Method: X-ray crystallography, resolution 3.1 angstroms. The entry became public in 2014. The RNA (Core ENE hairpin and A-rich tract from MALAT1) with a sequence from Homo sapiens has 76 modelled nucleotides. It comes from the structure "Crystal structure of the triple-helical stability element at the 3' end of MALAT1". The entry is indexed under Triple helix, RNA stability element, MALAT1, long noncoding RNA, RNA. Crystallisation conditions: Folded RNA was combined with an equal volume of the reservoir solution (50 mM sodium cacodylate pH 6.5, 18 mM magnesium chloride, 2.5 mM spermine and 9% isopropanol). The 2014 paper behind the entry is "Structural insights into the stabilization of MALAT1 noncoding RNA by a bipartite triple helix".

RNA sequence: GGAAGGUUUUUCUUUUCCUGAGGCGAAAGUCUCAGGUUUUGCUUUUUGGCCUUUCUUAAAAAAAAAAAAAGCAAAA
Repeated sequence: GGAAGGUUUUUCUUUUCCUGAGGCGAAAGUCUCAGGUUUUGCUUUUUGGCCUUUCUUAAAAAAAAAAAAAGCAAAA
C1' cells in the first nucleotide's frame, strides 16, 4: 500500500520502409509468403516501490510525476 485525476516508461495492432522468394500487369502499380532494425501519434488497463489531489460536493487551472501490459493508425 484506500480512492480519484495525471505523468513517464514498457509491451501489443495496423500502415509504410528494407531484405529474400513467388504471382497479376503492357507499364505505373499491386498482391501472397518469409525475414529485419527503428520512428511518430491516439486510446485503455494494471503496480504500494512515480506525481497531485482527497470531510463532502464540483471540478482538473497551472506547478508536479515512475514502471509494466493491451486496443489502434501513420512512417522509414